[PDB]
Shown are 16 nucleotides from a PDB entry: RNA. The structure was determined by X-ray diffraction at 2.86 A resolution and released in 2004. Crystallisation conditions: sodium cacodylate, PEG8000, Zn(acetate)2, pH 6.5, VAPOR DIFFUSION, HANGING DROP, temperature 293K. Jang et al. published it in Acta Crystallogr.,Sect.D in 2004: "Structures of two RNA octamers containing tandem G.A base pairs".
């Protein structure tokens, strides 16, 4: 850097 | 949109 459960 | 565990 990428992908992102989750919560808002 | 925000944070973000996990993750490559």
């Nucleotide at each position: 850097g990428g992908c992102g459960a989750g919560c808002c």